[PDB]
Context: one part of a larger RNA, bound to proteins that are not shown
C1' cells in the first nucleotide's frame, strides 16, 4: 500500500437566540457622483458549547514603573483616518468585578524501555429490592514502538522537613448551613333588615408570626383550598467528633558543598511585491506570488522612510487551561404604573388551522346565555309542514331561548303629528 | 258602523335591522432569574394506524386515548360497560415496558408496498419437542487490530 458483510468501534443527520470558521452586497450617505459612506454589515456555506472564544508575554512603559486573559467604569469622540468633504476613529495608564496555572518538543537517564494496549482472564471493597453500579492486584497470551514510549527539567553531595504509603486494635458521634417532596395548620357560616340567591347592609362579636391568591348562587381575615407559622424526611459541604501501635518502599521541598554553562519550534520569521483590510500614517493586520534568515553578545520591539551605535523590554515561528462575561433560542419559573378582542404574538378558538397559489409560497375570519340548564324551552290549540298563538310553561328576568350579555349609529317598518 | 288624497319631507313614539360602546378575559408582551443538545441505542420532520359506540383538535403506535410500577387512592355514566369494605375504578408520578412505515436512513430502489443476495429462522420444555418463506444481516468514509496474498 491493496483486498476483507474478518474483530472491536467512530463520523453522516437535525436544531440556532447567544459562539464561532470561510464566503460577501447593494439599497443607502455625500442634497449629484465616480473615492470614501452603508458594511469587514444583510444574504450564502461551514462548526461548537452550556457558556464558547480569549489566555500564562517575541507584553506595555520611560515611571519611585507596571506585569495571563475576560469584563466593567474609563481614556474617548481624543491619537488618528477621510474627494481632511460627509464622514470615520484605536491603545496605555487608572478605579474595579475577577483572577489560576501551566506542558509538551528539542536537552537530559542505555542497569537490555524504566511504556503503551487489545484480547483472555482473576479478586479486596462498598450500595439497591432487584436490574445495576461502584472501588481492586493479580496473572496469562497477543501486538504497538526505540524512524522514539516512559521518567526527568542542569548535575551530584550534605543535612533538616514534609509528602505519598501497608497490617493490627480504637471509632463514624453531635450540629449548623444547603435545597427537595411532605405534613400539621387562627376565629362566627352569629342576630335583625331588604333580597331569587350573600360574602351585602346593619348590629353583637371574635382570631391573626394567617388583613397574599383563587373559589364559594352578590364585595369574606373568622364558607373552603390555599395562606402565615412551623414540624420533619430530601440533595451536599461544612464545623464538631479519636486514635493507638507495628511495617516496608517510594518521593518532594528546601538546604549546604561542590561541577555544568547546556538550551530556546525555518520555505518560519524577514524582505520585495500585489490586493485586502485598519487607526497605521513614505503599508496596520491578512493573504497569494519572488526571494528567503539569524543563533542568544541571537532577533522581535520601543505607532515617519533611512544609514551608524546605544539603552530599557520581551523570548515567536508547538499546544493545554477555570472564573468573572454573553444568551431576540428551547423549557420551567417569578412579573409588570404593558394589551383588554377592528388591541396585543399571524394566532384568548379545533391557528400557522381554514383557504389561495403549478411550486417556492401566501396565509385568515373566528371569545362572553344564565347562579345553576343533574333548570336548555313543557303541554295545548291552529297548522301538509315551517311554524304561530295561548286563558298554558322553566327561570328573579325569555323584547336572557343556546349565530343567546349590553346592544350605539347608518337603514327601514307601525302608529301619531306637522310639512309641502 | 262611519271618518281620513296619496307620495314626498320633517319629526316623535314605539320596534326591526346592525354589532359599536361598556363590562368582562384559563390569551398575549416583555423583562429579570435558573438550567439547557438530540441522534445510526435510527432523532426532528412526514406519513400510516389505534377508542365499544369516535369524524377533528389532543393522546397513543398493532401491548394503539393505557401496560407495568410508584404515590394518591372509591368511583366511573352521553349511551354502554367497570369497580369499592384495597396492586380493580379514578386521578398525579412515571424509574420497569413496548417503540407501526419511514425518515440522516445506510441491501439496489422509488408517481413501485418492486427487486437482490446471505444467514433459514421462532418458540415451548429440561438434554429434549413443537412452530412459521417469517425474521436478521449486507451502504459510504474512518481507526485501532487481525489475516493470507505482493515486491
Nucleotide at each position: 500500500g491493496a483486498u476483507g458483510u474478518u474483530a472491536g468501534g467512530a463520523g453522516g443527520g437535525c436544531a440556532a437566540a447567544u459562539c464561532c470558521g470561510c464566503c460577501g452586497a447593494a439599497u443607502u450617505u455625500a442634497a449629484g457622483c465616480a473615492u470614501a459612506u452603508a458594511a469587514u454589515u444583510a444574504a450564502g456555506c461551514g462548526g461548537a458549547a452550556g457558556a464558547a472564544a480569549a489566555g500564562a508575554a517575541a507584553a506595555u512603559a520611560a515611571c519611585u514603573a507596571u506585569g495571563a486573559u475576560u469584563c466593567c467604569u474609563u481614556u474617548a469622540g481624543u491619537a488618528a483616518c477621510g474627494g481632511c468633504g460627509a464622514g470615520u476613529g484605536a491603545a496605555c495608564a487608572a478605579g474595579g468585578a475577577c483572577c489560576a496555572g501551566c506542558u509538551c518538543a528539542a536537552a537530559c537517564g542505555g542497569u537490555u524501555a524504566a511504556u503503551c494496549c487489545u484480547u483472555c482472564g482473576u479478586u479486596u471493597g462498598g450500595u439497591g429490592c432487584a436490574a445495576a453500579c461502584c472501588u481492586u492486584u493479580c496473572g496469562a497470551c497477543g501486538g504497538a514502538a526505540u524512524u522514539g514510549u516512559c521518567g526527568u527539567u542542569g548535575a551530584a553531595u550534605u543535612a533538616u522537613u514534609c509528602c505519598a504509603u501497608g497490617a493490627a486494635u480504637g471509632c463514624c458521634u453531635u450540629u449548623a448551613a444547603u435545597u427537595u417532596g411532605a405534613g400539621c395548620a387562627a376565629a362566627g357560616u352569629g342576630a335583625g333588615c331588604a333580597g331569587g340567591a350573600a360574602u351585602g347592609c346593619u348590629u353583637c362579636c371574635c382570631c391573626a408570626u394567617a388583613g397574599a391568591g383563587g373559589g364559594u348562587g352578590a364585595a369574606a381575615g373568622g364558607c373552603c383550598c390555599a395562606u402565615a407559622g412551623u414540624u420533619c424526611u430530601u440533595u451536599u459541604u461544612a464545623a464538631u467528633u479519636u486514635a493507638u501501635u507495628c511495617a516496608u518502599u517510594g518521593g518532594a521541598a528546601u538546604u549546604u558543598u561542590u561541577c555544568a554553562u547546556g538550551u530556546c519550534g525555518a520555505g518560519u520569521c524577514g524582505u520585495g511585491u500585489u490586493c485586502u483590510u485598519u487607526g497605521a500614517g513614505a503599508u496596520u493586520g491578512g493573504a497569494g506570488c519572488a526571494c528567503u534568515a539569524a543563533u542568544a553578545c541571537g532577533u522581535g520591539u520601543g505607532a515617519u522612510a533611512c544609514a551608524u551605535u546605544u539603552c530599557a523590554c520581551a523570548u515567536a515561528a508547538a499546544g493545554c487551561u477555570a472564573a468573572a462575561u454573553a444568551u431576540a433560542u428551547g423549557u420551567a419559573g417569578g412579573a409588570g404604573a404593558c394589551c383588554g378582542a377592528u388591541a396585543g404574538c399571524a394566532a384568548a378558538c379545533a391557528a400557522g388551522u381554514a383557504c389561495c397559489g403549478u411550486g417556492a409560497g401566501g396565509g385568515a375570519a373566528a371569545g362572553a346565555u344564565g347562579a345553576a340548564a343533574u333548570a336548555g324551552u313543557a303541554c295545548u290549540c291552529a297548522g301538509g309542514a315551517a311554524u304561530g298563538a295561548g286563558c298554558a310553561a322553566u327561570u328573579a328576568a325569555a323584547u336572557a331561548g343556546u349565530a343567546c350579555c349590553u346592544g350605539a349609529a347608518a337603514u327601514c317598518g307601525u302608529u301619531a303629528a306637522g310639512a309641502u | 258602523a262611519g271618518c281620513a288624497c296619496a307620495g314626498u319631507c320633517u319629526u316623535a313614539a314605539c320596534g326591526a335591522u346592525g354589532g359599536a360602546u361598556g363590562u368582562c378575559u384559563u390569551g398575549g408582551u416583555u423583562c429579570c432569574u435558573a438550567c439547557a443538545g438530540c441522534g445510526a441505542u435510527g432523532a426532528a420532520g412526514g406519513c400510516c394506524g389505534c377508542a365499544g359506540c369516535a369524524a377533528a383538535a389532543u393522546g397513543c403506535g398493532a401491548u394503539a386515548c393505557g401496560c407495568a410500577a410508584u404515590g394518591a387512592a372509591a368511583a366511573u355514566u352521553g349511551c354502554a360497560g367497570u369497580g369499592a369494605c384495597u396492586g380493580a375504578a379514578u386521578c398525579a408520578u412515571c424509574a420497569g415496558a413496548a417503540u407501526g412505515c419511514u425518515g440522516a436512513a445506510u441491501g439496489u430502489a422509488a408517481a413501485c408496498u418492486a427487486c437482490a443476495c446471505c444467514a433459514a429462522u421462532u418458540c415451548c420444555c429440561u438434554g429434549g419437542g413443537a412452530a412459521u418463506a417469517g425474521u436478521g444481516g449486507u451502504a459510504c468514509u474512518c481507526c485501532u487490530a487481525c489475516a493470507g496474498a505482493a515486491a
Molecule: 28S ribosomal RNA, nucleotides 10 to 429; 5.8S ribosomal RNA, nucleotides 2 to 157
Organism: Plasmodium falciparum 3D7